Record summary
Keywords: Nucleosome, elongation, chromatin, RNA polymerase II, TRANSCRIPTION. Shown are 337 nucleotides from a PDB entry: RNA, together with DNA. The depositors describe the entry as "Structure of transcribing RNA polymerase II-nucleosome complex". The structure was determined by electron microscopy at 4.4 angstrom resolution and released in 2019. The sample was in a buffer at pH 7.4. Among the 16 different proteins in the entry, which are not shown, are DNA-directed RNA polymerase II subunit RPB1, Histone H2A type 1 and DNA-directed RNA polymerase II subunit RPB7. Farnung et al. published it in Nat Commun in 2018: "Structure of transcribing RNA polymerase II-nucleosome complex".
Context: bound to proteins that are not shown
RNA sequence: UCUCACUGGA
DNA sequence: ATCAGAATCCCGGTGCCGAGGCCGCTCAATTGGTCGTAGACAGCTCTAGCACCGCTTAAACGCACGTACGCGCTGTCCCCCGCGTTTTAACCGCCAAGGGGATTACTCCCTAGTCTCCAGGCACGTGTCAGATATATACATCGATATAGGAATAACAGGATCCAGTGAG
DNA sequence: CTGTTATTCCTATATCGATGTATATATCTGACACGTGCCTGGAGACTAGGGAGTAATCCCCTTGGCGGTTAAAACGCGGGGGACAGCGCGTACGTGCGTTTAAGCGGTGCTAGAGCTGTCTACGACCAATTGAGCGGCCTCGGCACCGGGATTCTGAT
Numbered sequence: 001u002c003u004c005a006c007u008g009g010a
Numbered sequence: 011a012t013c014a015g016a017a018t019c020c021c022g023g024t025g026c027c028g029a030g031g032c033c034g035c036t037c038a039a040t041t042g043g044t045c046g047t048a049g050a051c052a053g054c055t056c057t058a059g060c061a062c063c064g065c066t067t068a069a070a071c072g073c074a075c076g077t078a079c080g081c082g083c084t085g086t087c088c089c090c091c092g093c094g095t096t097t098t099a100a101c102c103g104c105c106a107a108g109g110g111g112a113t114t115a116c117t118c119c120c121t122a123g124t125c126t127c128c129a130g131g132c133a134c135g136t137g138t139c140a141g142a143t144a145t146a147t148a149c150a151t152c153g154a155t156a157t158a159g160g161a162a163t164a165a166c167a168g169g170a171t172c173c174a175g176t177g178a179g
Numbered sequence: 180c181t182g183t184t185a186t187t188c189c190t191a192t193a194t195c196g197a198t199g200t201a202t203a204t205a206t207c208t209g210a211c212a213c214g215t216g217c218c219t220g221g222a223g224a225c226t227a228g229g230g231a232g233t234a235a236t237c238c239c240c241t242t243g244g245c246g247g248t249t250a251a252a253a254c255g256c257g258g259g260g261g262a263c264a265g266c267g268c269g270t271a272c273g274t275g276c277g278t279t280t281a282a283g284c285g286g287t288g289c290t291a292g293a294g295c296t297g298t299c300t301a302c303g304a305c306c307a308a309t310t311g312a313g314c315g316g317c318c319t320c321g322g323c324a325c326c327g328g329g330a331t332t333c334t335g336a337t
Stems, first nucleotide, its partner, number of pairs: 002179009015333002018330021040308012053295017071277029101247001103245052157191001159189006166182003
Other pairs, nucleotide, nucleotide, family: 013335cWW015334cWW016333cWW031318cWW032317cWW036313cSS039309cWW040309cWW052296cWW057292cSS069280cWW070278cWW102247cWS121228cWW150199cWW155193cWW158190cWW165183cWW
């Protein structure tokens, strides 16, 4: 320093 | 390119029902003919062959271009061969059942040589017919490219907006 | 997981092109059947026997059926070469192409043995009949057969 995953709210 | 395994082939010991030379003999091969009748033979014609031939118009004949089938695998799948067997009706062994052609008798009429025609099947003339010519109008129908066309494939893209909370790196 | 194009790859349905072909589109022709003669074979009656057609019966043919054998018909399971369709390609034949060339359209004036009668003739047919040799039987023996001996020569891998 963020990419992705999965939760969460409407 | 032959392992012997064998099976047949020449030999042949022994011998077998026809081979093949006989006995008799039966009716036809052969000796003696009469007249006819199929042919020999030459006019004697004559007719379709003898040999030739112009004139011709598609057609023989080498040529040019395209190709399916010959040339030849090619692996490989499969059909009779063959083993092993294996067995069943083919041949045989006996006179027989009977039969049915055969062979001898009788036959009788179906059909082959005389007469008497005639008439109806069969060569030249003819006549328009019906196919024998030369062809225009669809017949109806085959490849080469080309047109819809249309289901099948496959391509490909698509997912409401905003907010926060961690996990490997 | 769905949802709506690009394409594509066959998939029919004709569209040219073109091409010999059948029925017609004009023609004319000598031919098949008739028309009549002709003239001799066909039909039909007259003459007579022996050629098939049937009987008596019989004797060996033609089965003929049973005997058993045993040889010659009869199944199953593997092999291995040989069928046996596929298939690759490159040319001698498929199909135009023009040449020249050859059989056809259709005659010449023959000519070469076909055809058939006139007429004797000469070969031979069936009568009258004999014997002789092919042929029904006589009777073995024999060229070759039945079945065993000594090669010995197929016959697939060896």